Record summary:
An RNA: 84 nucleotides with solved positions. The entry is indexed under G-quadruplex, Fluorescence, Fluorophore binding, In vitro, immune system-rna complex. Ions in the entry include potassium and magnesium. Crystallisation conditions: 8% Tacsimate, 20% PEG 3,350, pH 7.0, VAPOR DIFFUSION, HANGING DROP, temperature 298K. The work is reported in "A G-quadruplex-containing RNA activates fluorescence in a GFP-like fluorophore" (Huang et al., Nat.Chem.Biol., 2014). Method: X-ray crystallography, resolution 2.19 angstroms. The entry became public in 2014. Entry title: Crystal structure of an RNA aptamer in complex with fluorophore and Fab. The model includes bound 4-(3,5-difluoro-4-hydroxybenzyl)-1,2-dimethyl-1H-imidazol-5-ol (1TU).

[PDB]
RNA sequence: GGACGCGACCGAAAUGGUGAAGGACGGGUCCAGUGCGAAACACGCACUGUUGAGUAGAGUGUGAGCUCCGUAACUGGUCGCGUC
Ligand code: 1TU
Numbered sequence: 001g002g003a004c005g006c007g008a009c010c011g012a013a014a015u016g017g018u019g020a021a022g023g024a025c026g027g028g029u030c031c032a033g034u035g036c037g038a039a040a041c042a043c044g045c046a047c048u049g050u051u052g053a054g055u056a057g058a059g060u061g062u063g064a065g066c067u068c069c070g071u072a073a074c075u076g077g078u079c080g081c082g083u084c
Base pairs, nucleotide, nucleotide: 002084003083004082005081006080007079008078009077010076011074014071015070016069017068019066025063029053030052031049032048033047034046035045036044037043
C1' cells in the first nucleotide's frame, strides 16, 4: 500500500422545531358560469374558469417543498491512531 477495529470531521435516509412564499407545489373550501338530478334559487353531481379567492389563513390539513435551528439510521466519504 490493503484489510479489520476505534474515533473525529463531512455527508445523509428519517424526524422534531421554525417563517416566508398564493395558485407555476398541491389538496380542500368558497365564488361565477354551463350541463345534469322530475331541480332557474336552496341542495347534490359533472365540466369550465385564478386577467375568479388570504400566504395575518376565514381549514377537523395551513398537507408537500423550501428558509432556518436541532436529533439522527447509515449500505457513505475523508483523516488520525491501533493491529494484522
Ligand atoms: C386557490 C385559492 C385562491 C386563489 C387561487 C387558487 C384558494 C383560496 C382564499 O381557500 C382559499 N381562500 C380562503 C381567500 N383563496 F387556486 O388562484 F386565488